[PDB]
The RNA (28S ribosomal RNA, nucleotides 1592 to 2653) from Plasmodium falciparum 3D7 has 810 modelled nucleotides.
Keywords: RIBOSOME.
Context: one part of a larger RNA, bound to proteins that are not shown
RNA sequence: GGAAGUAGCAACUAUUCAAAUGAGAACUUUGAAGACUGAAGUGGAGAAGGGUUUCUUGUCAACUGUGAUUGAACAAGAGUUAGCCGCUCCUAAGGGAUAGCUGAAAAGUGUUUAAAGGGGUCCCCGUCUCAAAAGGGAAACAGGUUGAUAUUCCUGUGCCAAUAGUAUUAUGAGUUAGAUGGUAACAUAUAUAUAAAUGAACUCCUUUACAUAGGCUUUACACUCGGGGUGCGUUUUCUUUGCACUUUACCUUUAUAACAAACCUUGGAAUCAAUUUACUUGGAGAAGAGGUUCGUUGAACUCAAUUCAAAAA
RNA sequence: UUUGUUUUGUAGCAAUAGUAAUUCGUAAUUAUCCGAAGUGGUAAGGACUAUCCUUGAAAAAAGGAGGGAACGGCUUUGUGCUUUGCUACUCUUAAUACUUGUAUGAGCGUACCAACAACCGCAUCAGGUCUCCAAGGUUAACAGCCUCUGGUUAAAUAGAAAAAAGUAGGUAAGGGAAGUCGGCAAAAUAGAUCCGUAACUUCGGGAAAAGGAUUGGCUCUGAGGACAUUAUGUUAACUCAGAACUGAAACGGACAAGGGGAAUCCGACUGUUUAAUUAAAACAUAGCAUUGUGAAAAGCCACAACUGGUAUUAACACAAUGUGAUUUCUGCCCAGUGCUUUGAAUGUCAACUUGAUGAAAUUCAAUCAAGCGCAGGUAAACGGCGGGAGUAACUAUGACUCUCUUAAGGUAGCCAAAUGCCUCGUCAUCUAAUUAGUGACGCGCAUGAAUGGAUUAACGAGAUUCCCACUGUCCCUACUUGCUAUCUAGCGAAACC
Numbered sequence: 001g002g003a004a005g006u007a008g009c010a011a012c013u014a015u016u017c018a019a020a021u022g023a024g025a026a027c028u029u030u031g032a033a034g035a036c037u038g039a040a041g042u043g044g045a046g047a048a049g050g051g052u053u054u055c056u057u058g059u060c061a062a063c064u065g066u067g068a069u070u071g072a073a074c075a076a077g078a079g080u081u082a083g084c085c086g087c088u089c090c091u092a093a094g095g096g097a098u099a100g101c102u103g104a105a106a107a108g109u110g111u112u113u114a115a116a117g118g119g120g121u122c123c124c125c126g127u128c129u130c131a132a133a134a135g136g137g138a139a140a141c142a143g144g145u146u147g148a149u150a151u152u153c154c155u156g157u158g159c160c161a162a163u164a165g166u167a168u169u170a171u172g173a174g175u176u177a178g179a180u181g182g183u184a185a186c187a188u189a190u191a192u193a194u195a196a197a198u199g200a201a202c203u204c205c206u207u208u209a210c211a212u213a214g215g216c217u218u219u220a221c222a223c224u225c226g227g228g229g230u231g232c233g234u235u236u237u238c239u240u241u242g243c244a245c246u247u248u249a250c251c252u253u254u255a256u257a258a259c260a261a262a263c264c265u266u267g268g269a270a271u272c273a274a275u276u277u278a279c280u281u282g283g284a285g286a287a288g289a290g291g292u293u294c295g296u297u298g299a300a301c302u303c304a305a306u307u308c309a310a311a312a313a
Numbered sequence: 314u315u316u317g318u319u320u321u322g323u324a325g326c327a328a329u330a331g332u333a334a335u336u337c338g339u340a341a342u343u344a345u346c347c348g349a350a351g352u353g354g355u356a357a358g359g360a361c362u363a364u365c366c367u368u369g370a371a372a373a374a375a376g377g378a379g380g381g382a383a384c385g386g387c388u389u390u391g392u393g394c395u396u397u398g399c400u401a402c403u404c405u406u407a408a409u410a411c412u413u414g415u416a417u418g419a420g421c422g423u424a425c426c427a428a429c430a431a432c433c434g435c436a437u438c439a440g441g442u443c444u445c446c447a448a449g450g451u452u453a454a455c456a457g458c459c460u461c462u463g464g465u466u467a468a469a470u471a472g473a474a475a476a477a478a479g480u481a482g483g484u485a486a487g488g489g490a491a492g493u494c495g496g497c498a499a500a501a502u503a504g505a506u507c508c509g510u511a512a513c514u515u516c517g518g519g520a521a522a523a524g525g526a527u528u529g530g531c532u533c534u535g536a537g538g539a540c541a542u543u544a545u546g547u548u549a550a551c552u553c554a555g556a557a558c559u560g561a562a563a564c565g566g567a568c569a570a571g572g573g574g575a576a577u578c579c580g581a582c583u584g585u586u587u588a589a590u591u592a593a594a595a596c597a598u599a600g601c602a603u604u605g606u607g608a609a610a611a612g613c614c615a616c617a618a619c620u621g622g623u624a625u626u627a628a629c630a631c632a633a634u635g636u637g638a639u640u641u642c643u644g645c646c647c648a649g650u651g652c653u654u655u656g657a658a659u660g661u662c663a664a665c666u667u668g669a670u671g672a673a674a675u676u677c678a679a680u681c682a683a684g685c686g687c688a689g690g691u692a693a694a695c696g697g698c699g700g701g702a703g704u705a706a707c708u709a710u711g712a713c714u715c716u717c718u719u720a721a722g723g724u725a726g727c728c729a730a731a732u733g734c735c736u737c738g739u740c741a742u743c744u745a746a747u748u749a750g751u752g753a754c755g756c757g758c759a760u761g762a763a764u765g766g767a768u769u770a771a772c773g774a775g776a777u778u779c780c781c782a783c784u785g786u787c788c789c790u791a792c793u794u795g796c797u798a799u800c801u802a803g804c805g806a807a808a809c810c
Base pairs, nucleotide, nucleotide: 001810002809008804009803015033016032017031018030019029020028034466035465036464037463042467043446044445045444046443049426050425054078055077056076057075058074063071083159084158085422086421087420089136090135094130095129096128097127100109101108102107117125118124119123120122140157141156142155143154144153160418161417164412165411166410167409168408169407170406172404173403174402175401178384179188180187181186198383202379203378204377205376206375207374211364212363213362214361216359217358218357219356221354222352223351224350227347228246229245230244231243232242233241247330251325252324258296259295261293262292263291264290265289266288272282273281274280303322304321305320308317309316310315334343336341365369385400386399387398391394392393432441433440448460449459450458451457470802471801472800473799478797479796480795481794482793483792484791485790487788488787491786496783504528505527506526507525508524513518515638529559530558532556533555534554535553536552537551538548539547540546541545542544560564572781573780574779575778576777577776578775579773580772584596585595600636601635602634603633604632605631606630612623613622614621615620640767641766642765644698645697646696649695650694651691652690653689654688656687660685661684666679667678668677669676699717700716701715702714703713726760727757738754739753740752741751742750
Other pairs, nucleotide, nucleotide, family: 003808tHS004807tHH005006cHS005805tHS006806tWH007805tHS012468tWS013014cHS014035tWS021025tWH022069cWS026470tWS027066tWW038460tHS038461tHS038462tHS039447tSS039461tWH040455tWS041462tWW048427tHS048428tWW052054tHS052080tWW059073tWW060071tWH062073tWS064070cWW066470tWS072430tHS078147tWS078148tWS079080cWH082423tWH086133cSS087133tHS088137tHS088419tWS091132tWH093131tHS098111tWH099110tHS103106tHS108618tWS108619tSS111114cWH116126tHS135370cWS136372tWS140151tSS141249cSS145150tWH171191cSS171405cWW172196tHS176401cWW182185tHS183265cWS184264cSS185291tSS199381tWS199382tHS200381tHS201380tHS208373tWS209372tHH210371tWH215360cWW220354cWW225349cWW226348cWH227348cWH234239cWW235238tHS248327tHS248328tWH249326tHS250326tHS254298tHS254299tWH255298tHS255301cWH256300cWH257297tWS260294cWW267285tWS267287tHS268285tWS268286tHS269285tHS275279tHS276278tHS278361tWS282283cSS297300cWS302304cWH302305cHH306319cWW307318cWW312314cWS328330tHS331346cWS333344cWW335342cWW337340cWW388397cWW389396cWW390395cWW413416tWH425431tWS428442tWH434438tWS452456tHS476798tHS477798tHS485785tHS486789cWW489784tHS489786tHS490496tHS490497cWH490498cWW490784tWH492786tWS500783cSS503565tWS509523tHS510522tHS511520tHH512519tHS514517tWS515517cHS529566cWS531557cWW581770tWS581771tWS582598tHS586593tWH587591tWS587592tWH594731tHH599637tHS601693tWS607627tSS608626tWW611624tWW616619tHS636763cSS638769tHS639768cWH642762tWS643763cWH646720cSS647694tWH659686cWS662683tHS665680cWH670675cWW671674tHS692695cHS697721tSS704711tWS704712tHS705710tWH711713tWS718722tWS723724cHS723761tWS724762tWH725761tHS725766tWS726766tSS728755tWS729736cWH730732cSS733735tHS743749tWW745746cWH747749cHS762765cSS785789cWS
C1' cells in the first nucleotide's frame, strides 16, 4: 500500500436559553434556569514524587485523539523574605571507621594482646562518628495586606536564648560573718522587673519517658432549642413568620473561683461505717471536723475598683 | 484592717480590631455587637478498673537533694602568709559608661499539584499512590438516602433516528427444578418489639434454631428529674408502656437487610497460602511424643581465614524432629536398612614407626587407629504384617494342635468410604424409574492402629445427597427501559494479505 473513510471515538444521571468575545463557538467567557458532588466530598490542608507545572501579559505553527478564540501547549516577563515554622541538636533500630587481628592483595571483622577524647585543680572520667523533616526536642500569636508569598511582609501585642571585662549607678538581702513564717502537710523576695532565700570537691535522685482494653467522670470545640436587638426573605389566602448577623486569640510566676485526687492537724470508729456505674478504704487510724497541696482548668467567683454604714481613728 | 449597701468593668489584651449594618463625599462618618438553657458528635484530661509463660526504647537536655572546700573591706611591718591600727560596709538583680577584632539573633527549605489531567503505570490512561480537618434531616448509625457550606455541571466527540443484534436492566398467566454436570442465575428471606424455640452437646453452646404475631397516621392515658415553701409550688431533657378513633387491611410502605431444614464426608478451632487460570481436604496451631546437649576441649548451625550465631542464653533451657483440638485407644516383629552400646576371647583393616634382608637402591616382616565385622540395645527409627496340614454327635467353619517359610506373619477396630480391580458386588430403604443418596454386609485386586486407627459437639466463601420455602432455570417464550449498534458531521487505527 490493500485492509478503510471502515474498526472506532460506549465507566463516572442533563443540560438548556439568551448575551459577550472573535474571521469562525455543542464543548471560550458572562448572565438566567435546571441539576449533580453530598463533608469516607470532584471540599480544605499536608507527605512522597514531580519542578516553574505557579502567576500576569501576550498568544494559536505543532499539540490540546471532535471543534477550540481554550489550555497544565507555546513566547515574554514576574513571583517563594523567618531569633520565634521546620530541617538544623540528640540518641534508637541501625551504617561507617579507629584499636587490633586475619587475609597475596581485594577485603572480613569491630575492644577482640590500646602507651587515644573529655572534666576538675597533678588528679578524675573515658573508642569515635554519622543514622528519625511523623520518636525526644528552647521560642508567637491575632488582625490586615499582594497579580501570585506570608506564623516569615505590615500593624499591634509579646515571647525566647543569649547578654565579656572593668567602672559607675539605682533594687532588695546580710554585717557591726550567709533571712524568715506555718503544730503540721508546707509557705514566704509583687523590686517598672516575683530578681539574689551562703556553699566547692565528690555523691544521690528525678523529669525527659512510654502496652492494650473497658466503663465512669470533667472541660473545650461542635451541634440544638428558646428570648430581645439589627437587616434581608415568604406574604392571593394562612404565617405574633423564615433566614442571616448578635465576634473575642495567644500572652499577663495568667489572678482567683471550681472540682476528681493526694497529704496533714484534730477525732477515735462493730450494731461496721464512709462509699463508686464499677469496688473500694480503715487501729500501719476510718467516718466526722478543720485545713493544705498537686493537677485540670483559664475571668469562673466578690474578681477588682468605688460608695455609704459597722470592726476601724 | 474585715463585713453589708450603692456605683463602675466584655480582667488587662478589646475595639479603635472583626461582623451585620447605616449615611455622606465620589475618601469620610454615624449606629451595632447579648440574656437563658439543652444535645452529646469529636478530642484532651482525671480518678480508676481489668488482662498477658507479652508488663510494653534510649540518650541528649534539664531540675531537685546529700555533703560541708572556702570566706569581712581599708593600712602595714615581719614571713600570697601573720601581728598592729581603722570600720558606713559585704552581697545581689537591672540599667548606664568606658575598654577589649566589627560584643544580637547562623545556614538551608518555604512556588504549585498531590491526581477530579501536574506523581508511577512509554500517555492530559475509568488502574495504583501515605496522613489529618468532618455540617442538617432520616436512623442503631460517621451505613444507605436527600439537603446546607465549599465544589462542580468536564470527562478522547456531537447530532438524528429507534429494527435486528448486543449489553446493564425490568416484568410476566397456569405449573413449580420436570431444563441442566450442577437451583447456576434471579428471586424469596432480612429492622425492631412481643412470644416461642428441638435433635444434639465437651453443658460452654446449638440459636437469629424451627415457628409465630405485631409495626402507619392522629388525639390522648400512664411511668421515669431538677430546684423551694411543710403537705404546696416554680421548672428541663427525652425515652419507655397502655387506650381509643382513623384508612382500598396499609404501615421495617423508599431505605438497609439471613433463605431455611434433614443428613453424610473431610478438616477440631481463630490463623496462613499459589501477585496475573488454585483458599483447600494443604501449611501453621494448641495437645501428644521423641532425640541430642552440663558449656569456652559442650550441643546445633554460620564463616575463605581469623571468627561468628543460638547467647543480654543456661535443661521449666537451647537445638533438631515427628504426629496434629477434645473424647478414645495405640497390637505384633530388631531379620533387612539405620541409629546406638560392650569388648584383657575377637576376624579383617593405613600412613608412620620398628625390625629382618640385601653392597646399596630395594624387598620383606612386625605394631595397640578409627572403621567395618562379630555380640547386644532400639519400631511415637525406616518399615512390615504369609502359606499349609490335622482337628468339633450333619454339611460347614476350624477355636485347638502341629508345621514350612520368613524377623514377625494383621490384634483393637474399620469399609465397595476422597481407600473394592472385578463392580452399576448383595440386601433393605429413599423414587414413579436410583451407575445416585443412606444404613448395612465385608476371603479387604491392594483398610488398620503417632506412616496414626476409631469417635465427635462447636466451627467452615469446604466436598456431597435430600426435603421445604422461593422462583422465567424450564415448559415457551412475550413485552418493555437504558446503553451500543444504525445514519450523519468531525476525526480515524490495527491484526491480516

The organism belongs to Plasmodium falciparum, within Eukaryota. An Rfam search finds the family "Eukaryotic large subunit ribosomal RNA" in it. Its family is annotated with ribosome and structural constituent of ribosome in the Gene Ontology. Method: cryo-electron microscopy, resolution 5.8 A. The entry became public in 2015. The entry has 73 different proteins, among them 60S ribosomal protein uL18, 60S ribosomal protein uL22 and 40S ribosomal protein uS2.